Context: bound to proteins that are not shown
RNA sequence: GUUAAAACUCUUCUCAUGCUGGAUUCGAAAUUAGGUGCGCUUCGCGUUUAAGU
RNA sequence: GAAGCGCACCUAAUUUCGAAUCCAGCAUGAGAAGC
Numbered sequence: 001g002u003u004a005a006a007a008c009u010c011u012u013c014u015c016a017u018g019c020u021g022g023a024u025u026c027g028a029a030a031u032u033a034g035g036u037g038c039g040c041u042u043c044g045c046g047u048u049u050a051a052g053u
Numbered sequence: 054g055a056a057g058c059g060c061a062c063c064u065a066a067u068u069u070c071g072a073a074u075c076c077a078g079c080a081u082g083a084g085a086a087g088c
Stems, first nucleotide, its partner, number of pairs: 010087004015082005021076002024073002027070002031066001034063004039058005
């Protein structure tokens, strides 16, 4: 010691808008508040009245 | 007609099921400005 060196395809712009996890399916089926325990205990329809005249 | 009483005890658990089915598509926009 390259017609070199130098000099950033940079700045602005929202994958946003529209669309309901809804429709179908009964906590039902089975199990008797039953079993045990006596409204008992206590209280004389008494007292009073000559089948007489 | 009065009076007493009107209370206790047990049990209050167990079992089955707890799945299945349809859908998962579209549509619009693809530019406009600078320096």